[PDB]
Context: one part of a larger RNA, bound to proteins that are not shown
Formats: sequence, C1' cells, structure tokens
RNA sequence: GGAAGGGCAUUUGAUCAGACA
RNA sequence: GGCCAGCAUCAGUUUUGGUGGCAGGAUAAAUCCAUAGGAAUGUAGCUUGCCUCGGUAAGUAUUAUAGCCUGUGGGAAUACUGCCAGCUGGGACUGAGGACUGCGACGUAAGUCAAGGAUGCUGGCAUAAUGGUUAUAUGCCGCCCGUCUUGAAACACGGACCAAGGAGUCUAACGUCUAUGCGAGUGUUUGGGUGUAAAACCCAUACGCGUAAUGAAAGUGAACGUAGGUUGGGGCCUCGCAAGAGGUGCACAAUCGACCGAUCCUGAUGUCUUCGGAUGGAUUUGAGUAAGAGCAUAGCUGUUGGGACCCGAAAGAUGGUGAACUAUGCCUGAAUAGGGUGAAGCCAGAGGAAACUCUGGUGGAGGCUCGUAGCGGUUCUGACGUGCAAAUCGAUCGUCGAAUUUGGGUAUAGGGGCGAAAGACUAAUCGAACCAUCUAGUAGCUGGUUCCUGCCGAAGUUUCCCUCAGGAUAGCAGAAGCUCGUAUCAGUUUUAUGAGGUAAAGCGAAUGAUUAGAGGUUCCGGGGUC
RNA sequence: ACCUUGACCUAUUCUCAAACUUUAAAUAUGUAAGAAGUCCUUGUUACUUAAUUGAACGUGGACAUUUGAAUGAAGAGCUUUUAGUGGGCCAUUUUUGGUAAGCAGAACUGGCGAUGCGGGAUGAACCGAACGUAGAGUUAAGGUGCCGGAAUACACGCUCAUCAGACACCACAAAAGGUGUUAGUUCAUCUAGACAGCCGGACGGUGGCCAUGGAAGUCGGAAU
RNA sequence: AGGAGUGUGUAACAACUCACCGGCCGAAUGAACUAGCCCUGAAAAUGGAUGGCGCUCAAGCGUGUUACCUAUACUCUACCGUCAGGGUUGAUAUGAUGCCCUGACGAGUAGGCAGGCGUGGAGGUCAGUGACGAAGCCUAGACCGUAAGGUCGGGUCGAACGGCCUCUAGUGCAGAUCUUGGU
Repeated sequence: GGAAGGGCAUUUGAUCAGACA
Repeated sequence: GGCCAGCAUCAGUUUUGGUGGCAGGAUAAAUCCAUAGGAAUGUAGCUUGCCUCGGUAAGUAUUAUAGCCUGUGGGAAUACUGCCAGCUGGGACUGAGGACUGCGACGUAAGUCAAGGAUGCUGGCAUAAUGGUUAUAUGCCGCCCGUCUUGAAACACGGACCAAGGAGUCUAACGUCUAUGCGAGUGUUUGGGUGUAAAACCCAUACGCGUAAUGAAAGUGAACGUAGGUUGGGGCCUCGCAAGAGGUGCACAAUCGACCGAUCCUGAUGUCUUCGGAUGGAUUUGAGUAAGAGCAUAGCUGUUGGGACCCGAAAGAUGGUGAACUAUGCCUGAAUAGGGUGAAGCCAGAGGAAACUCUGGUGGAGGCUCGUAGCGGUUCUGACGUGCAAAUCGAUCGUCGAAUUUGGGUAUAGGGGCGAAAGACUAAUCGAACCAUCUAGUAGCUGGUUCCUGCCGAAGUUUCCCUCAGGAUAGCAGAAGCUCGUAUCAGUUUUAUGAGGUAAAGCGAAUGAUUAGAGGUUCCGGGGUC
Repeated sequence: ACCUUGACCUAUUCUCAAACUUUAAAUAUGUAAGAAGUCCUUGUUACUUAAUUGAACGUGGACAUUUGAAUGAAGAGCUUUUAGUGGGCCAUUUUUGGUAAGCAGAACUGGCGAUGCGGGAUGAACCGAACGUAGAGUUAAGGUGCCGGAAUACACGCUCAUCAGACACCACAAAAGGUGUUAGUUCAUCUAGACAGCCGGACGGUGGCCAUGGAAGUCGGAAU
Repeated sequence: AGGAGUGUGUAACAACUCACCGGCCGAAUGAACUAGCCCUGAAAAUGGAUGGCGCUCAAGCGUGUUACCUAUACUCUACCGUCAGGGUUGAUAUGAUGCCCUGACGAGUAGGCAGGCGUGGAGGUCAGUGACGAAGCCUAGACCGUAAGGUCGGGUCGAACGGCCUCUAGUGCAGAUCUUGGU
C1' cells in the first nucleotide's frame, strides 16, 4: 500500500488563554 | 498562591501477604505405643535328580538375622471446617464538606484523640512546563442518513452539491382544565354620549345565558321534618400529661326516605250529571328539588365545518379556440419519359354449294403490364437510436394514366366532425382535441412535515361498522389534579373450604373398537344317523 | 344320535379412543381468615308466623391492639381529560392443519418491536445484564496456545481419522456395520493339562434277521 | 486314541479329509452381547472456513479442581438532574418560585407534558451601543452553557443595532423524484 470521514486515549508538531499583590 | 511533584501521619473503599489465640468432629481419622490374633506378593530357618559357583530353576516355616494385616486398648499431634469486638506488613483509588453544636475513646482532672469527610512537611517551575485547541500517528472500536416496516447497511425508496424559500394556520360553534372580574346574577363596545379621534372614558332600554323542572302535548310545577334518617367524614369544641374518650360535624361517598313533573291506580266535598279532582298510593319513569353557581374574558389541549398540516390523481362541469397537420365532400387550377402486349372497327387474300371459316395487314383498347418523375413505405427486423431528424438515412421494394397525385379556395368542430373502418384522423395531443374557469376538485393511498434538554411512557388486542391498507369503542399512555394520610390493599404464600374431568389411568367396569382359543351339544339352511 | 359345525351364552386372553369412561392428578382457579365483627337485652312493620313465630333494620350494654395467619406496602382512594395505537413478530413449554417449511393457526409466560451494553466470530428475538457523568473494586454470561485480556495450569482416562474433533439456540446426518481400540455383561473350557502349534490314525467288535434283487447311511433311518 | 466319518466311486464301508488320544507342549482361552471414542455408510456445483492460524500424552472428547481475564451489571465515593420528605422570620444576619438538610431514583419508538434556546415585528425600560465604525460576512484565535445557543479578540465593512420586562407571529429545515437560482 483497494475509499474517506467518526469515538475513546495518548505521542509528536503547530497554536493559545491565564497568574507571584 | 498559579503549575507539577515527593514523603509522613490519618480517613473512606478495597487488594495482596505474614503471624497469634480458640472451637467442632469417631472430642478427627491416622502415625506412634501396648497387646490378642492372623496371613502371604512367605523374612530368617531345614534342601534338591546337585552349587556352568554368593545355596544356581523350585522344595521346605508364621518373626526368627525383615516385615506386613486385622481387632482391641492408650495418649497425643495434625488436616479439614468454623470463630476472635487477635496483632501486623505491601499496594491502589478517593479527600466530598468548610466556625462551633453530635456520639464516643483516653486521662483522676488538665486536656488530648485515628471520635458528625486531609492535614502536615519539603522540592522544582512560574512557562507553553501542566492544560486547551488543532493536524497527524498508534491501539481498539465505528456499515448511510431519512422512511415505510415484524424485520434496513441492504441487491427496498428519496437524496450529485450549495444558498434562499418550504408544511397543524386563522375563523364560527363547542368540551375538559386553568387564570381573572363580579356573583343570583352576569355580559359597557347593536347603539348612544364623549374624545387628545378606529384608542381611552361614560351609558339607557333590551337581548343572551343562568336563577325550574317535566310531558308528545294539553298542562302541572319543587320543605311532614332544625331542608330528613343511617354509615363514614377533615377541621373545630370539651375532657385528658398523653393516648384516647365524648360533642359538633362543611365538602364528599354509600344508602333509605320526602318533594316536582311523566306514567299507572284510587276517586272526597261539590256539580245544571259531566265537569271537578280532594285524599291516599308506587323497586315505574326525568338531562329534577332537597339554604342557588353562574355569567363574561383569556390561555393550552381536544372537536366539527371550512383549502383546514404541505404537495399529489384517473376524472366531472361551465364557457370558449382550433380543419396552417390530417380525414372527407365540393369549387377552381396543375402534373405524370421510354418500352411490352395488341381489344373493337376497317382493308386485302384464301376458301367453301350455303350458313360461315381461315390467313395477312391496319387500328390502338385496357381501374393491362415493364419502368422514370411522382405518390407510397415491404424487407434488411440495415444505419441512427443523448440522431441530420420527437420518425430521419441507405439499400431493397409497392405503384406509376387513374378509386392517380397535388396547390389554392371552400364546407364539416368535441359526445361533435370525419372515417374504402385502423377506434384511425381532427395542428408532435384522440377509447372523446385544445384554452380558461368552477379548482387549493376529493383521496380510507404515497412522500415530506424545520430548535434543545428534562420527566413519564405505549399499541398491534375487545365489540360494532359495504368492515379486512379505514374508523368508532374499550384497553394500554400522559397531563391536571382532588379527598384523605398507612388505610383499601396485593399478578405471593399459609390455613380452612369449594369447583374442574386435562395428564396419567381403565377395558376379566358401561359405550365403541379388537387377538386367541376353551366350556355349554340349539327345528338358529352344518352337508354328515332318518 | 355321527372327531369332520356357524352363531349365541359363560369363564378367560392380546390390544385401543380428540368427539369413550368407573377413577383421577400437577399446574391454574372461587370464597373466608372479624369493629360494616361477636355476645346479651329488646323497639318498628302494612311482610311473614297457629302464635313477636320469624325476617330486615335498629335503641341500650360488654370486648382494644396477638383485633383474631404470613409477607410486603413503594402513600391510599377517587375524578376529569386527551395523544398514539387497533399490520405485529420471536424463544421455551402446551398445541391444531400439514411429509415438511425460516409454513399457516391458538394457550401461558418472557422477549424483540421501542434497546444500547458484555458474550454467542458474524446476526432484532439466544446467554448475561438493561443504560445520567466519572473513579476504584468485584463479578455475570463467556473465556484464558497465538490472533486476544487471561494457566502451552493441575488431575484421571479416551481418541490417530489417505473426508479426526473441537455445532447451547446454530447453521444437520441415519438405518446398518468394523479381531481399530477401550471398558463392561452372561455363559462355557482349562495346570490331571484348554485353544492354536496341521507330529503320529478305526485288527472296527458283521458278507449270521429293514428286504430276503445297491452294501452294512458312502447317492432310503442301518442305533448295535 | 484303538471311537459308526462319510466324499472328489480301485462303487463293497480300510491307512487323503470326522466328533478322539498322546510318545511334545504348558498360560490362560472361546462364544454371545453391551456401549464409549474412532472408522465405513457420507455425492454438487467460484476458492474457504471449529471465526482464522494452527493444534495429536491437544490447543480434541468426558470429567474434576483451582487460579485468572473482563459488562453501561453489583459495592463504595463524587458530580448532574429528577422525585420525595423536611428545615429556615420577633435581622430568615435582607435572593422564601430563596437558601439549606435527608433519602431514593435516571433505558426508551409512537406519544404526552415541562423548563429553556433562537428569529421578524409591538408596548416599556437600560437618559443602552454606534461613522473614534452599527449590522452583515470570514476567522483548525479565546471564554461560558449538558444542549438549543451566548460572548470576546482579529480581518473585512459602512449606518444602523442591541440587553432586560412583556406583547405578537407568514418564528427555527437535510431530506418532500420539494420550489427558484447558482455550481
């Protein structure tokens, strides 16, 4: 490597919020 | 303190170890010990026709230089099972709550505690590190929705995509329920007055519904009684610490009465003798009375008529437009090579006694024939078949001088025409054209019917129906509640007591089937003594 | 009065029934298990009795939480109103028609429809279990070689298939057979020697009586 | 052993074959069955199915014992909601359709009901927002709500528009061989 799309979970990449009174 | 952690002591819930103490049984059985007996898968003993050599193959005896089995007796251990408000180690998940209040424990008290839910100590980071979002990857899982349906991923239907539009509405009358106003009443809004003018404000007489029912109707028309008695009955009252007891008992429920009307009886006093209908009755009958509940407005739900949730027929009717296509008639025009055949009439000849015949020419007939133009359209079941084309193209064909073909004019128009008749044609429409309207025609049938969450939660069965793809009805369901407050009960048992005729059973019991012989010797067609 | 005949009656005998039955279950099913009761006394009536005799309803008095079995009770009782529905289907058991059917039709119950979830690979109905969002623990049905979470656990056997087997529903197999192999039942035989090992054979005790012509069972029993 | 065995007959029953013995053995044997597994019986069409791989003292069959695995089921805890039963007024330390306590429960088509979300317009209010940018549209940027949805940032843009309390409807689309238009 004869579909793609989806659920749960996490890895990786990218991206993002807030807080030390 | 915002993020992530680590350890300790606890709490809740669990999981996995270690170990202690008890109880039961045949107060385990066994083992062990003692003892009585016993045997063989016979230990030591005593052997061999013989020791090819640790008595060789097998003869020979009850513990001996092995042991075993059974019974009996004894005292323990242990297993198994169970119990401890015995002790203790490791792991995991959770930490809800937020002053105190409680039940406890420990301590003589102070006070403390593991006792009505986590605190204490410590570290890193304070940012993309945790987390979120997103893309991807990995493990496992995941069929396309909607729809009818017993059953859809279906080789059942709709759906190529997107936007916008797109379907239970309004109205008249009404049922239940609810809110509100007033209440034996209620409703101002037809109208009038008035106004800052479709508003708001004010109002008379009526009218509607209610306050009376019942009977077909004529009619008659609601208290024996504290507006009744009995059984319950919330609440209130009295007595009681309370339980409870007693009094009152509205609504409501059951029930027996009373009253009104209908019906069926009875039939008083009276009467110009047929009217009147007193009094007494009734398991009869009413959508009644029995200290009124209604009226009005509004809202959800449901009902009927309406386009009636949206869209959908085949049809039906009223009024109109079409013979430019085509069908047929009529009027007026036009168009149709070249061949084959050779009808009648006529001429000449050959006959022949006559009728009459024959031969050769001539002629040029025919709803004749070969075959162009033309008009058709047989076969290829050819071509094309999202075409050149909503009927064409190529070849092959029918016919081709007439019942021929055709232009124009003209007539016939929809239950009508026209038809050499195919239900064919009548403008790509014909077993009844086309246009508009009635018309949103009706549909027990098909399709669709648009936000979220929460709670409850079905039926495909009963009866009836020109009923069987539909309704009504009851049931299952929801909603609103109301009267009360642990009853009335109950898809259950027990006890007692009924009922039933299936299972099984029966057929030497009835009924009905069914196998086999036994015994009993009968004008029961046994022939066979007579 | 003739074994060599039919019935009928009697005592027996084999076998049967949805529309047979003397019997007669299980399951299912009706009622009761108290105050609206029980006991005593005695008031009403036009009913009833020969007659307060009764009948029905009552006055008054006595009885108490073990007040008259068990269990539970989630509040109990009651009313109005209105939706959808009125095609069903399936499993076990009972059961009709049918050879049968994934057929048609009934009973009771439980289901699917209306239902996901674990298991049966897969599947409306089967097994288990029914569902708010999560965490931990334990399990059900079903499994634990690998796919695949979980013993290539333990124990006794059986089986070797030149079509093994590993089917709850369920996706099939039969009658009949096999010195395959295993276990069993009954009978019989044998340590004197029982089966197999194929080693070795009646001088036969009669040419003397079934018939009298095969021979004397070797092509008709000789039973001596 | 010295027994009547009967054919393929020198056709007379005689030594090849019969029912019996021992000069030889020497441990078990025969018959009839019963049912377990296995085998025969056992033949279909695309190549295929104990689910596959494979498995033979099984990873098969029967049986017994344990350990172990995992459901949305059971136990405990939390959070949400629903139902029920309660508490709370002389400051309930002003939310009484409020707050709080306690217990149980949660499947769902057709369908019923309830509480909410969104849209066009209307009365009232916020003396609300707005050319210093309303509305609309785009935005794998953010936040709140179970959800319908709501809010904020950034871009585009150019003139109006919201919150709340109420009123009203031509009020919410994926489907209708749906309509129109666009692709």